[PDB]
RNA sequence: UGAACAUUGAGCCUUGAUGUGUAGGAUAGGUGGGAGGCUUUGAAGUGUGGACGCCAGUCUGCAUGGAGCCGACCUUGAAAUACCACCCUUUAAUGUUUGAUGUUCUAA
Numbered sequence: 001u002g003a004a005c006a007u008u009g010a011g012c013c014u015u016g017a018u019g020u021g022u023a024g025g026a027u028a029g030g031u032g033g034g035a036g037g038c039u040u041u042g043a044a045g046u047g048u049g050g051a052c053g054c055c056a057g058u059c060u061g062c063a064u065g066g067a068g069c070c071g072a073c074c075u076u077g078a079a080a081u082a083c084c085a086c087c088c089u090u091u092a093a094u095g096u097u098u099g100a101u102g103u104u105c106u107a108a
Stems, first nucleotide, its partner, number of pairs: 002105011014093001016091002019088001026081001031085002045064002049060004
Other pairs, nucleotide, nucleotide, family: 015092cWW018089cWH019029cSS021078tHH022079cWW023028tWH023076cSS024074tWS024080tWS025072tWS027059cWS028077tWS030085cWW030086cWS034082tHS035073tHS036071cWW036082tWS037039cWS039068tHS042065tWS044065tHS047062cWW048062cWW051057cWW057072cHS067068tWS071081cWS075080tWH076080tWH077079tHS106107cSS
C1' cells in the first nucleotide's frame, strides 16, 4: 500500500443469429402488437456455411443475381410463427465491472 501488460471464472449487459415436444413440409420455450412486403442489387432463382435433416424443404449471415415479398397470404394445436417488443435461455464480439493467479516496473 501502487502502475501497466497477460491469462481466467463471476456481475450488469450492449449488439447480432435459433428457441426444433405431438401434429405442424420448416426455425412454436411464452406473452402482447399484427394480413401483413409490392422496393427494383434483393429476398428469391443458381451455389454455400450454419438451423432442422423428423414429411417433398426452405429458412437465415454472404457471393453471383436489377428477375416486385412471405410464417408455405397453409394449418395443426393449449398457443402459430414473418416482422416488432420481450419472458428468459443456447451463443458470440464491444463497453465494461469484480475476484483470482501470472508477467514487468518503481514511485510507496
Molecule: 23S ribosomal RNA
Organism: Escherichia coli